Shown are 73 nucleotides from a PDB entry: RNA (A/P-tRNA) from Entamoeba histolytica HM-1:IMSS. Rfam match: tRNA. The literature on the family includes a 1997 paper in Nucleic Acids Res by Lowe and Eddy, "tRNAscan-SE: a program for improved detection of transfer RNA genes in genomic sequence". The depositors describe the entry as "Cryo- EM structure of 75S ribosome with A/P- & P/E- tRNAs from Entamoeba histolytica bound to antibiotic paromomycin". The 2025 paper behind the entry is "Cryo-EM structure of ribosome from pathogenic protozoa Entamoeba histolytica reveals unique features of its architecture". Method: cryo-EM, resolution 3.1 A. The entry became public in 2025.
[PDB]
C1' cells in the first nucleotide's frame, strides 16, 4: 500500500445517549 | 465516562503483614 | 477521551479527512 479493528489516568481494559 | 493494580491519607494490632475504605490520577 | 472536522437540545459513542500501529489474501506456466 489496497482490506479491518481497536488508540482512554503510570500501567490495564469497561463506553451503547443529555 | 469505571473498576484492579499506582504514589499518598486512614481504621486495625503490643508491633508488622494483609485488609476494609477514603481519596489523587482520565 | 488520538487530532481537524461536521449533523445535534447533544457524543470518549454517530460518521468523514488526518495521524501512531497489531492480525487476512494467489494458483499451472
Nucleotide at each position: 500500500g489496497g482490506c479491518c479493528c481497536c488508540a482512554u489516568a503510570g500501567c490495564u481494559c469497561a463506553g451503547g445517549g443529555a | 465516562a469505571g473498576a484492579g493494580c499506582a504514589c499518598g491519607c486512614g481504621a486495625c494490632u503490643c508491633u508488622u503483614a494483609a485488609u476494609c475504605g477514603c481519596g489523587u490520577g482520565g | 477521551c488520538g487530532c481537524a472536522g461536521g449533523u445535534u437540545c447533544a457524543a470518549g459513542u454517530c460518521c468523514u479527512g488526518c495521524u501512531g500501529g497489531g492480525g487476512c489474501c494467489a494458483c499451472c506456466a